[PDB]
Context: one part of a larger RNA, bound to proteins that are not shown
RNA sequence: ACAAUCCGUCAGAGCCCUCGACGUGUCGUGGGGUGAUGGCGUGCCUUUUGAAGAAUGAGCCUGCGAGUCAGGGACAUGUCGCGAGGUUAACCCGGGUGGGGUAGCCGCAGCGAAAGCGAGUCUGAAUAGGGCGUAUCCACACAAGAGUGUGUGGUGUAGUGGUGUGUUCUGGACCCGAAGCGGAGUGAUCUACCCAUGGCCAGGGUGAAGCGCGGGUAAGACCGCGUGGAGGCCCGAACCCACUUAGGUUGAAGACUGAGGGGAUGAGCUGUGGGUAGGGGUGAAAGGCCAAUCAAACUCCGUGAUAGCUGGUUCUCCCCGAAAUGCAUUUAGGUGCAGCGUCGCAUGUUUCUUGCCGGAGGUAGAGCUACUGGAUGGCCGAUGGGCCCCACAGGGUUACUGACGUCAGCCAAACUCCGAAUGCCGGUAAGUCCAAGAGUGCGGCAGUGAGACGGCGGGGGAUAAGCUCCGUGCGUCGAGAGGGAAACAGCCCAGAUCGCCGGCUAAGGCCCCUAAGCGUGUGCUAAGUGGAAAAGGAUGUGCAGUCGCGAAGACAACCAGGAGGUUGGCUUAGAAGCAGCCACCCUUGAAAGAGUGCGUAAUAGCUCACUGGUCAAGUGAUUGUGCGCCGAUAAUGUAGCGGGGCUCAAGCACACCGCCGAAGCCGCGGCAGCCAACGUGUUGGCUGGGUAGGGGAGCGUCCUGCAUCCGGUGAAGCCGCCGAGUGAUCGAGUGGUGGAGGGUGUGGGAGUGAGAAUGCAGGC
Numbered sequence: 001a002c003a004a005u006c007c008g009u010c011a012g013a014g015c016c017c018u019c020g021a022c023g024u025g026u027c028g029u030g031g032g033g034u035g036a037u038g039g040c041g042u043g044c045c046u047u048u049u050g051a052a053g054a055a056u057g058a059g060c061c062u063g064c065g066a067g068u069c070a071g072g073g074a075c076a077u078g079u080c081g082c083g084a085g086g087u088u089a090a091c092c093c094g095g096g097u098g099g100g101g102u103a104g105c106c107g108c109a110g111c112g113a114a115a116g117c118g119a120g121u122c123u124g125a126a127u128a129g130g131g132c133g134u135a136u137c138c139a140c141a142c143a144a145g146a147g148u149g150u151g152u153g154g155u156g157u158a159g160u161g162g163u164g165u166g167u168u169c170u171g172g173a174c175c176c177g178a179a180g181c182g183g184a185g186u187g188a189u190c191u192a193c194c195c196a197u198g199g200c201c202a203g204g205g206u207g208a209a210g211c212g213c214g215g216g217u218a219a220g221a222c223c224g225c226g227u228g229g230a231g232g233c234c235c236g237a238a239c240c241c242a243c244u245u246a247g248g249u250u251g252a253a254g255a256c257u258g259a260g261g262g263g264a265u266g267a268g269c270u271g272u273g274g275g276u277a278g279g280g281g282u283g284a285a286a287g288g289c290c291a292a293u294c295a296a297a298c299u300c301c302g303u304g305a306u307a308g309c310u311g312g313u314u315c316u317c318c319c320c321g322a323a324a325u326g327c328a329u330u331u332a333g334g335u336g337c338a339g340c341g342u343c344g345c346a347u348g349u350u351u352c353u354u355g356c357c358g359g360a361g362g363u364a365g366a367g368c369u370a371c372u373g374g375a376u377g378g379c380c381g382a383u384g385g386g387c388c389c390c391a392c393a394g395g396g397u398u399a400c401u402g403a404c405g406u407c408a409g410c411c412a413a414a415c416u417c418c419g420a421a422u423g424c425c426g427g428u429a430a431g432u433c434c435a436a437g438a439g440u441g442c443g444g445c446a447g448u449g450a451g452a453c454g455g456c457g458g459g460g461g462a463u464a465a466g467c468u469c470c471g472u473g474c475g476u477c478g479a480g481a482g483g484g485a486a487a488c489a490g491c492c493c494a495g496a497u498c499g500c501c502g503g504c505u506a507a508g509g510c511c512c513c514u515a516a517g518c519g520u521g522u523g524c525u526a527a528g529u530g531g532a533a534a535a536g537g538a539u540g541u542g543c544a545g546u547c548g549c550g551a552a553g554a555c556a557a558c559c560a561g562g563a564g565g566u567u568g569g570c571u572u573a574g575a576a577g578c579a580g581c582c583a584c585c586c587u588u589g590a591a592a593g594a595g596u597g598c599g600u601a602a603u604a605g606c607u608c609a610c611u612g613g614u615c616a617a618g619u620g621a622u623u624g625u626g627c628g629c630c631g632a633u634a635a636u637g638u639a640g641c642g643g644g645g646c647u648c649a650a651g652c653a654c655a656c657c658g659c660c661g662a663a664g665c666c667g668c669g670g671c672a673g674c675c676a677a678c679g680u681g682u683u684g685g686c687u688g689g690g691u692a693g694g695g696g697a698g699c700g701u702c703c704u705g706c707a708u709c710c711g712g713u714g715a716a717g718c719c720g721c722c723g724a725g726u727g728a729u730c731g732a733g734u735g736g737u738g739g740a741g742g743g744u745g746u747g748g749g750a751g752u753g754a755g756a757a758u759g760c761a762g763g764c
Stems, first nucleotide, its partner, number of pairs: 008040004014034005019028004044057001046055001059764006069171003073168010085106003091100003110117002120132004137154007174312002177309001181302006192276009201266001203235003206231001210227006239263003243260005278294001280290003315698006325338005339448002341445007349436001350438001352431008365418001366416002372412003376408004384400001385398005451477004455472006482493003497670004502666003508660003511644003517657001519656006530646001536630002540627010557614005563587001565585001566594001568582003593608001597606002671688008699753001701750010717737005722731003
C1' cells in the first nucleotide's frame, strides 16, 4: 500500500514526547517530533526579448579556487600635518620605526608660435574689437540698458606633503580557457625510404630460350619430336597483405576475431645492425608516415602567449535606480562620446501639471473650374479617315476618331485655393511644494548601447506573419511580486517595508468544482447559440414600421366559365395560348395574357392568369433592426464553456440590489530612509518592488599593536539543548565530546566568506 507528489509552504485531524497548572486528566500565553487531509505552488545558476524550461553547468560532501601588489605614478574624494608656503629623494648617522639631508618637485603670473612683454598679453595699421589671464566677493562712481561694462577703493586669494577610499596607467593585473607562433633541443626501437650482412618461401603444375635428333633445303627459313627448366608464369601452405561479410564496438583487443579472400622466386618477405629529423625527412604520392598524435611531431622555455569570444567571480542589510536609443566606427554580438542611473558639490522650483495668452506649421479631413497628374459620362467640335463635287485647291457630308472648351460626378504619400485637433516653442497666473525626492551646471563611479509584446499613426510585406523597420511626456515586461485572464513575461486591476485567524474595494466574478446570487424586474434566444469563422443562402423568431388589398366578402380552398379575329406576323416542311423570335392589337364581354404553363412534331386535351359564386377576416408584398440557422471542414482522446453541468438559464440585452475579490486602500503594531519642527533626541509628514549599477552602513574568519579577561576546577574545534538578533549571524547561556590554547574592547593588515568555472584534490 485508491494514489498523480519542484517534493515544500499555509491551515490541520490523529498519535507520541515534554514543560507548567489545577485535580486527579483536562487546560495552557505552551513548546516540540510526526504528519491523514485541504488550499497555493513551474528547481538553482548562467545567458536571454523571454527558460520550470525539452538552452547551459552542476552526482554528493569536505577542503582549495577569482579586482591583488608595486610606484613621492594620474584623477577625484575623505582625513591629518603645516601653511604662501609645503615636502624631501638618493644619501649620512642611528642594532628600530628616529634624527639629519634643499638637490629637486608642486604652489607663488599670465599671454604669446616665439623673440618678448608683463596684470596684462596675442592678433592686428588700430585707443577696434575679440581670445586667454588678472581667485572671488562687497561698496561707490561713471558709462550704458547689445545683454552689462570700465574704473576706483576695500575683503583678500590656498596650496603642499603623508595616509585611507574609488577609478585609472605600466605591468600576467579579477580568474580559467585556445587553436597556434618562436628559440633550443629529443626522437627513425612504431612507420616511410635507403645501406650492409644473413635467413625464408611445403607441395603440385605449365613448359621459354638454348641444345640434340629427324624431316626439309642447294644451304636455309621452317616443321615435328625429345631434352632443357625460363618466367615481376599458374594452383596453393608457411610467410606477407587486408577485398567482402558477420561479430565486437564501456571490445578478448586504443583498429582485432571468425568465415571466405589477394600475392605467395619476387618491384618478394624477414632478422640483425646502421643512416635520413621538423618547414625538415621519407613518400610506386594517400598531404600519407615520421613512437597509439602530423596541412608541419614531441619536450622544455618565451609563457601566467593572446583571445572584441564562452564560462566563473564567494557574507549581509539600507537608499536610489537604468538601458537595450542617437552619432561614429576594418563597425554592426565590440568600443568612444552623448542620452538614461548614482554619489558629492553648487544653484533653488528654474522642472513638471493645469488654466489663459502670443505664435509657426500643412498631417488627418476636405477640395481641385486653385496648380501638377490621373480619370467617368454627357454637350460642342476643332483634328484627322472616308464619301461626294471626285483634279491639286476650295467645298459640303459623315457609319468613325473626336483635341480644346464646357455641365455634372471623382481620386492622389512625393497635388494643394484650404485646413484642424494634438503636439511643439515662448510668456504668464497658479498648483504640487515637512516633495516631485524634480530641473540645470560641475566633477567621481558606472552600467547600457541584442530589446520584447500590446494600444495608436505609418513604411516594407499579400495593407500575411508571435514578421520586419520607424514614431508615439503611450503602456507593461525587461528589472515587477500580488489578484483576474483555466494554465499563460509583455492584456486588465494594482506597484509588494514587516506582522495580524481585522475591515472596504478594483479588475474579474457570485449553480457545484470555487469565495460570493440556482439575485430582482422586463424582454429575447432553441441554436447548448452562448461556449470560433467568410462570401453568400434562407417562409427561423421577436420588435419597430411602410405599402397593396380587404366583411361593398379580401388571400386560400371548393363549384362553373376561362375565346374569336388568330397562325397577329418572320423562321424552320411548321409557328399558332406556349423550337425560336418582331411587334405586343382590337373585338362579344365579366375575364381572357400577343395568351399562365403542361401536353404538345405543329395542334388537340389538360389545367391556368382571370371572371362569377359558397363559407369566412384578416391576408399579402416589402424596410430596418435584436437574437438565431446553414455555410462549418483533420489527423493520440471528449478536446472551439477551464470541468461538471446549464434553457425549470447557471445564456443575451437593458435597468436595479447586494456580496466576494489583491501583498491596492483603511485599521493596530514594529522597522528603516529623506525632510521638517522642537529640543541639543523625541515627535510628525512623506517615502521605503527592483536587474545592470552607484552610494552608505554592517556581520563573520584569520594574523596582529595595546589594554583586559577566561582556561587541565577543562580553551579551541565538533555534536546538541534552550534561546537571541532587522540581516549576515550571536550565545562570557548551557550540556556532551575533547584535551590547550582562547575571548572581549580599541586600532592595524588581510591568502577574509563559494553553489556552480563540462572547476582541482580526496572521500562517498
The depositors describe the entry as "Structure of Mycobacterium smegmatis Rsh bound to a 70S translation initiation complex". Solved structure of RNA (23S rRNA (3119-MER), nucleotides 613 to 1376) from Mycolicibacterium smegmatis MC2 155, 764 nucleotides shown. It was solved by electron microscopy to 2.76 angstrom. An Rfam search finds the family "Bacterial large subunit ribosomal RNA" in it. Lineage of the source: Bacteria > Bacillati > Mycobacteriaceae > Mycobacterium (subgen. Mycolicibacterium) > Mycolicibacterium smegmatis. The reconstruction used 36,321 particles. The work is reported in "Starvation sensing by mycobacterial RelA/SpoT homologue through constitutive surveillance of translation" (Li et al., Proc.Natl.Acad.Sci.USA, 2023).